[PDB]
Context: one part of a larger RNA, bound to proteins that are not shown
């Protein structure tokens, strides 16, 4: 995505309406309360990875301002 | 490596004038501090990652299955030197250890 | 156990250091001489079975110069397998190359090679912190949960040492041996990360027996009363309450007892928010700081109108006709 | 093609589970202390289903009291949440109320035994047999012709049984469905009785502490009074008419 009345087992990338064995099933419609569809809604809110990001930090690297100080220049007489 | 002046600057003053001065201010530089700002790095193995560890370069024995090659954070354990001899060559020689005899 | 002598003595010593090999008219050991730990330059193997790959080694030769030895001949360092290092740059060795029209001079740039290191060692110059956290993916990797184990745990069996005054088996049992479950923890990474909503608790349903009571039995260290151990049995029961979130667990007081365990450690498209586990905030430790803690603590968010399926009731038609 | 009555293959139950008491009996046992069963009784507790005469609750039907306001007062009423508050409360629906929920078959297990043999004996077993648990099946209640072998009986009809539209209505009921009555009638209403609930009704008169009066809360009488009722009876007085249709 289909298809699709299921239930109990079992099997399977070990958590199946849909494989397999077996039970059940006559179609359709109303109301219902949500058990299932690992229900819908999100390319997780835990984890790890990428010679990814960005916000913070320092006595990581490596640079930038900024203040301190020494020179020359402004710059002169005795 | 100590001072004076004043005339240029500087500051107070409406103003005259008055403080101050070759300093300070400002340009260049040099050297010191410097997450105040900016850009990056900050690895890799690992029964997930941190921690620990190095199975990150090397040499042995074993594991390994009798050619050769062979793995795990397998088992035992080494090396990043020493030494001018402790290296060469001849010559002469024969070790541990044990027994007998001074 | 100094040191002489003599016998035995293929090697157990010894060779510098792991280990595993090598070595006895020696590769050991004394002596004595020596400086091959020498210059150039190659084959080949190795590193890197197979099969390309650098430095680094190793093995064998050639050429020059030497030691030694009567000579053959041995010495490319230590018996062999570990002790190592690219470009760029700088120092150093010895000759020669060359530098913008020419000469000359300073200073330069090149050949050929030693040293000086990147151990993250086939070589980048290199600290952290996010719970404000962002993307890109990963069940290619964990935690929950499944699934496999089953060592741990839970029951369970054989064997009976022992003791129970006496008396293995009324009762209670070590050691050691077998298992069986899948309740507990571990261990593994097969399922799932473009998201299957954590503990407890509540509510409503169905199941297991390893039975806590109840119904029938046996034994007893069974006078009775009541005990204790045991057998069949899962119908049915198995409750209230005090601290704590708690499961557990301690504690009351009632009972016939107030068992246990599986159903996604049943049950948030049912409920709860009290534990865990965002962003806010304090303590204590740690840390220089940012931060951080399998520590404590106060506050802190939960959507959705049912398609299918399944069940509880209701109903319309078709078959039997 | 009809009406009306079963069957009963399956199906569901815990439909029952406990326990305390009294007789047994101060007995059996036991030196005593202590101290039982069988069986028959009454009782509670959980669970189960289902009823409303009793007690309870509700009951925004319904009476009544009553504070504030607005309708001028009185009468009699709105609003002040789906009742302004308070007070009683019928139908009805509840549960705190009431009622009902075996006895005995059968076959076992564990277990107690019989016969009885492999194995002259001996054994509960091998073959066979008598017994024995709240468990298992039956008893019991509940579903249940769609049981594909898809039932079964009786009557009634094929011109006419039955039905279906209507109407009046509930012992039903979210639509659906279900039941009941339609004049051969009492199905709904009104209407009077009868059975409830509230509590003494408007008006008038008598009182009433006072006040010169006016006035005056409030009090007795009339007044078992007013008012109201989802129920019951009578009662055809309205309405269930009129009538349309399917049907072997």
């Nucleotide at each position: 995505u289909a298809c699709a009345u299921u239930c109990c087992a079992g099997u399977g990338c070990g958590g199946a309406g849909u494989c397999u064995g077996g039970a059940g099933a006559c179609a359709c419609c109303c109301a219902g309360g949500g058990g299932g569809a690992a229900g819908c809604a999100a390319a997780g809110a835990c984890c790890c990875u990428a010679u990814g990001g960005a916000g913070c930090u320092u006595u990581a690297c490596u640079g930038c301002a900024g203040g301190c100080u020494g020179u020359c220049g402004c710059u002169g007489a005795g | 490596g100590a001072c004076u002046c004043u005339c240029a600057c500087u500051c107070c003053g409406g103003g005259a004038g008055g403080a101050g001065g070759a300093c300070a201010c400002c340009g260049a530089u040099a050297g010191c501090c410097g997450g105040g700002c900016a850009g990056u790095u900050u690895g890799a193995c690992u029964g997930g990652g941190g921690c620990g560890g190095u199975a990150c370069g090397c040499g042995c024995u074993c594991g390994a299955a009798a050619a050769g090659a062979u793995a795990u954070c397998g088992a035992g354990c080494g090396c990043g030197c020493c030494c001018u001899a402790u290296g060469g060559u001849c010559a002469u020689c024969u070790c541990a250890g044990c027994c007998g005899g001074g | 156990g100094a040191c002489c002598c003599g016998g035995c003595g293929a090697a157990g010593a010894g060779u510098g250091c792991a280990a595993g090999a090598g070595c006895a008219a020696a590769a050991g050991a004394u002596g004595a001489c020596u400086u091959g730990a020498c210059a150039g330059u190659g084959u080949u193997c190795u590193u890197c079975c197979c099969a390309a790959c650098g430095a680094g080694g190793a093995a064998c030769g050639c050429u020059g110069a030497c030691g030694c030895g009567a000579a053959a001949g041995c010495g490319u360092g230590g018996u062999c397998u570990a002790g190592c290092g690219a470009a760029c740059c700088a120092a150093u060795u010895a000759g020669c190359c060359u530098g913008c029209u020419u000469g000359a001079u300073g200073c330069g740039g090149g050949c050929a090679a030693u040293u000086g290191a990147u151990g993250a060692c086939a070589g980048a110059a290199a600290a952290g912190c996010u719970a404000c956290c962002c993307u890109a993916g990963g069940g290619a990797u964990a935690a929950c949960a499944g699934a496999g184990u089953c060592g741990u745990c839970a029951c369970u069996c054989g064997c009976a040492a022992g003791a129970g005054c006496a008396c293995a088996u009324a009762u209670c049992g070590a050691c050691c041996g077998a298992g069986u479950g899948g309740c507990u923890u571990g261990c593994u990474a097969c399922c799932u990360c473009g998201a299957u909503g954590u503990c407890g608790g509540u509510u409503c349903c169905c199941u297991c027996c390893a039975u806590c009571c109840u119904g029938c039995c046996c034994g007893u260290g069974c006078a009775g009363a009541a005990g204790c151990g045991g057998g069949c049995a899962a119908g049915g029961g198995u409750g209230a309450g005090g601290u704590u979130g708690u499961u557990c667990g301690c504690c009351u007081a009632u009972u016939a007892a107030a068992g246990g365990a599986g159903g996604u450690c049943g049950u948030u498209a049912g409920c709860u928010g009290g534990g865990u586990u965002u962003a806010g905030a304090c303590c204590g430790u740690c840390g220089u700081g940012a931060g951080a803690c399998a520590g404590g603590u106060c506050g802190g968010c939960u959507g959705c109108u049912a398609u299918c399926u399944a069940c509880u009731g209701g109903g319309u038609g078709u078959g039997u006709a | 093609g009809g009406u009306g009555u079963c069957u009963g293959a399956c199906a569901a139950g815990a439909a029952c589970g406990a326990c305390c008491g009294u007789a047994u009996a101060g007995u059996a046992c036991g030196a005593g202390a202590g101290g039982a069963a069988c069986u028959a009784c009454g009782g509670u507790u959980g669970g189960u289903g289902g009823c409303c005469a009793c007690u309870g609750g509700u009951g925004u039907a319904c009476c009544g009291g009553u504070u504030g306001u607005u309708c001028g007062a009185g009468a009699g009423a709105g609003c002040a949440c789906g009742u302004g508050c308070c007070g009683g409360g019928u139908a009805g629906c509840c549960a705190c109320g009431c009622c009902a929920c075996a006895c005995g078959g059968g076959g076992u297990a564990a277990g107690a035994g019989c016969u009885g043999a492999a194995c002259g004996c001996a054994u509960c077993u091998a073959a066979g047999c008598u017994c024995g648990a709240a468990a298992c099946c039956c008893a019991c209640u509940u579903g249940g012709a769609a049981a594909a072998g898809a039932g079964a009986c009786a009557c009634c009809g094929c011109c006419g049984a039955g039905g279906u539209c209507c109407c009046g209505c509930g012992u039903a009921c979210a639509a659906g469905a279900c039941g009941c009555g339609g004049u051969c009638g009492a199905u709904a209403g009104a209407c009077u009785c009868g059975g409830g609930g509230u509590g003494u009704g408007c008006g008038c008169g008598u009182c009433g502490a006072g006040g010169u009066a006016a006035c005056g809360a409030g009090a007795c009488g009339u007044u078992a009074a007013g008012c109201c009722c989802a129920c019951g009876a009578g009662c055809a007085c309205u309405a269930a008419c009129a009538g349309a249709c399917c049907a072997a």

Background
23S RIBOSOMAL RNA, nucleotides 2059 to 2914 from Haloarcula marismortui: 749 nucleotides with solved positions. Ions in the entry include magnesium, chloride, strontium, sodium, cadmium and potassium. Crystals were grown from: PEG6000, KCL, NH4CL, MGCl2, pH 5.80, sitting drop, temperature 292K. It holds a match to the Rfam family "Archaeal large subunit ribosomal RNA". Its family is annotated with structural constituent of ribosome and ribosome in the Gene Ontology. The family is grouped with related families in Rfam's "LSU clan". Rfam 15.1 lists 2,955 matches to the family in 1,139 species. Keywords: G2611U mutation, 23S rRNA, large ribosomal subunit, RIBOSOME.